[PDB]
Context: one part of a larger RNA, bound to proteins that are not shown
RNA sequence: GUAAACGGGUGGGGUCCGCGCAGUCCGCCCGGAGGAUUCAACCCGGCGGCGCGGUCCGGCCGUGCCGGCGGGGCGGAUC
RNA sequence: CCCGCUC
RNA sequence: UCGGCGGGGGACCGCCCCCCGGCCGGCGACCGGCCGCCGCCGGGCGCAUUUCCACCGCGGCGGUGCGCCGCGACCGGCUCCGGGACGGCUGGGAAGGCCCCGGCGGGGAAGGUGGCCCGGGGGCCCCGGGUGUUACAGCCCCGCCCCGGCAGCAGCAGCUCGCCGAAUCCCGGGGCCGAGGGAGCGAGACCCGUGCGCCGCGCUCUCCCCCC
RNA sequence: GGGGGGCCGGGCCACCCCUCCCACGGCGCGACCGCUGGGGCGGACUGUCCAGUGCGCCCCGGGCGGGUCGCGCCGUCGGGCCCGGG
RNA sequence: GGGCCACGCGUCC
RNA sequence: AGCGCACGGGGUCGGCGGCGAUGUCGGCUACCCACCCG
Numbered sequence: 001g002u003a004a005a006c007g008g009g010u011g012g013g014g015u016c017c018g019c020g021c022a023g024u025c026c027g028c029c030c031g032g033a034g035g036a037u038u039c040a041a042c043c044c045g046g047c048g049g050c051g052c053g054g055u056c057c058g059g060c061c062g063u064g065c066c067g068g069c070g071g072g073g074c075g076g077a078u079c
Numbered sequence: 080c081c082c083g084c085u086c
Numbered sequence: 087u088c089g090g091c092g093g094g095g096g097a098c099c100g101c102c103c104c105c106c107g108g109c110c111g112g113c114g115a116c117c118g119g120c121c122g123c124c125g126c127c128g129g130g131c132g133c134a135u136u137u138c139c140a141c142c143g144c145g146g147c148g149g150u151g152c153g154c155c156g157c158g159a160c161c162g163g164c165u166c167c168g169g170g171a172c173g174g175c176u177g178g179g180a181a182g183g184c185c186c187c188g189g190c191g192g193g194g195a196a197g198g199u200g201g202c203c204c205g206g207g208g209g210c211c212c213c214g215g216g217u218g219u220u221a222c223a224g225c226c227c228c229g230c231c232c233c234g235g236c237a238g239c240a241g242c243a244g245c246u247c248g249c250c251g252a253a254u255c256c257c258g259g260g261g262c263c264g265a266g267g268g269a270g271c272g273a274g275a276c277c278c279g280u281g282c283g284c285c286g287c288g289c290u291c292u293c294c295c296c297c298c
Numbered sequence: 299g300g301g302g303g304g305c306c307g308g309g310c311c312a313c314c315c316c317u318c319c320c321a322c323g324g325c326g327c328g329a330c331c332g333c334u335g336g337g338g339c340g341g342a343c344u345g346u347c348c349a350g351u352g353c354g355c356c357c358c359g360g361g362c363g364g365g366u367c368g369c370g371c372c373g374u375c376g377g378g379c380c381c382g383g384g
Numbered sequence: 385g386g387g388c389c390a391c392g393c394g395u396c397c
Numbered sequence: 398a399g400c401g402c403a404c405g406g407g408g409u410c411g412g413c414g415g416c417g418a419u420g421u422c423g424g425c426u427a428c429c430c431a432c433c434c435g
Stems, first nucleotide, its partner, number of pairs: 006435008016424003020421002025149005030143002034139003042130010053120001056119003059113004065108004070104007078097002080094005086089001153416005158410003161264011172251004179247002183236003188231007201217007270280002290399001294304005308388001310386002315383002318378003321374011332362003335358006342351003
C1' cells in the first nucleotide's frame, strides 16, 4: 500500500479571531467623608389638559327636520 | 296664454 | 277671423341654492371667550436635619451574569435495579418436620436387613447366589387414636412445587432531564402594604397539666 | 431547651352472652305439576292352539324425577352505616 | 383494647 | 381567626474550587489529517 471522493462521530494539527489574560453591572437603602445655589411651600407670568359650568355665553356646521304673504336656479312622459 | 308656420 | 302645428311664457310638482324663524345634535373625523380644577415651564423669594451631583465600603436588599475549566448539595420528572417486611387464596395448599415406627391392632412384598446354607480374599471382615416378611435395617397400605397431638406454613432448611396484593407497604442505589416564567397574597374606599402564592396534607397558638 | 404523656362525652368493632329480617349452600319434611305398576268397568283389535295388545273412565299402593310454594335444622372472619337488647 | 372526615343550643314530627 | 411545615399548579442554592500577559484560554462551524461505523 485496498482508486479517489462522501455521510455521521470525535480527536489531532494549523489558520486567524476573540484585541479574552484577573472578570458583571443596574436600581434602592445604610455609613462616613465632600461639593452646590438647592428642596418643599407660597408670588407673578406663560402654556397645556379636562369640565357632568349639574343645563356658562357666542359662533360654526349638519349625510336632521319643520315653518314661507319668501327669493332664484334648474329638473319633470304634470297643465 | 302668446308668437311663427301649413290648410 | 275660426280649428291644426312648432316656439316662448306662465301655473303646478320635485330637487338644490339663498334669505330667515324654530327646534335636534355635533364640534372625539370640525370652536372661541369666560369660570373652575389640574399639570408643566420660566422668574422670584425660601436658604439648609431640605434637595442634588460626585466618592468610598468589597455594607445591606432586588435584578442580571459567573472570562475559562470544574465540583458538590437538595427538590421534582422519567426510568433501571436492589434490600426489607405484611397479607390473601388452594384439596380452607400438597408434601414434609417432631412426639419410640407418636400409641394400639391388622396386614402386604422387595430395588430382601438380619439369621440360615454355597462359592472366594486374608483369615477374621468383605464380596456374589439362594431362601424369606423385619429379626441386629427399612419401605408400603388399612383401622381406631379429637383431621392423634405439636411447632411451622406456599417457610431464611434464603431454591421441594403456585397464583397473587383495596388480600401492600417501607427504605436504598445508578442513569437522563429541569421545559415554562407577573400564579398574587392582605389593610381594603375607615387603606396603599407586601412578592412563599393556588389546590391539597396536617403543625402550633388564642385550655390546663406531666416526665427528660 | 428538644422529644413524650393526659384532659370528655357519644357511637361502632373486638371477646362471651341472647335474638330479628335477608342472601347463599346443605340435610329433612309437606303441597302443586311431570313420568312409569295394580284393579274394575266399558269398548276395540290381533294371532294358521284358546292367548295377546292398545285406548276410555275410575280407584289406587307406589316408583322415578325436576320446577313452584311453605316449614324445621345446620353452615357463613355473609348482608342489614355489622338488626336490636343486656 | 383499638379506631371514627363524629362535637354546639332550642323546637316540631 | 392567625402563625409556620411541606412527596403540593415543570430548579434552585441566601453552596463552592482552580487556573489566566507572552503563552496560555475560547473559537459549533470553515483548512488539513487520522481513526471507527455507514
The PDB entry is titled "80S ribosome with angiogenin". The RNA (28S rRNA, nucleotides 431 to 1311) from Oryctolagus cuniculus has 435 modelled nucleotides. Among the 75 different proteins in the entry, which are not shown, are 60S ribosomal protein L35a, 60S ribosomal protein L11 and 60S ribosomal protein L34. Loveland et al. published it in Nature in 2024: "Structural mechanism of angiogenin activation by the ribosome". Method: electron microscopy, resolution 2.8 angstroms. The entry became public in 2024.